[PDB]
An RNA structure (crRNA) with a sequence from Biggievirus Mos11, together with DNA, in which 95 nucleotides are resolved.
Protein in the same entry: CasPhi.
Primary citation: Pausch et al., Nat.Struct.Mol.Biol. (2021), "DNA interference states of the hypercompact CRISPR-Cas Phi effector".
Ions in the entry include zinc and magnesium.

Context: bound to proteins that are not shown
RNA sequence: GAUUGCCCCUCACGAGGGGACAGCUGGUAAUGGGAUACC
DNA sequence: GTGGCGGTATCCCATTACCAGCTTAACTACGCG
DNA sequence: CGCGTAGTTATCGACCATTACCC
Numbered sequence: 001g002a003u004u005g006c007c008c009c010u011c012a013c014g015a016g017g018g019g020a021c022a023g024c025u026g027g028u029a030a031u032g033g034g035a036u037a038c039c
Numbered sequence: 040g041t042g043g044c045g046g047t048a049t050c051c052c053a054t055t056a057c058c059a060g061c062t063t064a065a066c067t068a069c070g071c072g
Numbered sequence: 073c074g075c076g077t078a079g080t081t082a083t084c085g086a087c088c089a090t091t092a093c094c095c
Stems, first nucleotide, its partner, number of pairs: 006019005022062015038046001063082006070075002
C1' cells in the first nucleotide's frame, strides 16, 4: 500500500525485497555466438 | 558511418536495427420479447 | 417499446547533418 501476469534476488517454500511497463505484426538487413571446410 | 578477430565459403541459433502496417466511436436503424 | 445486433459515416499534414566513437 495497487488482486493476475512478466523480470531479478533471497527464502525457514509459508513468502519476502526490488525492477520494466509501448506494444504488436510483417518484410528486409546487420550483429554476436557455435560447427565444419579451406588457402 | 566498422577494427588490431588470419582470411574465405557453407550452414545452424539467438537478439537486435530499420522502415512499412496497425492499436475509434457517436448516431442511427431494424428485427424480436 | 427496449434491447441486442448492426450498418453509416466521420480525420489522418514536419527535422538536422557528415574523418570520429567505443573497444
The structure was determined by cryo-electron microscopy at 2.9 A resolution and released in 2021.
The PDB entry is titled "Cryo-EM structure of CasPhi-2 (Cas12j) bound to crRNA and Phosphorothioate-DNA".
The sample was in a buffer at pH 7.5.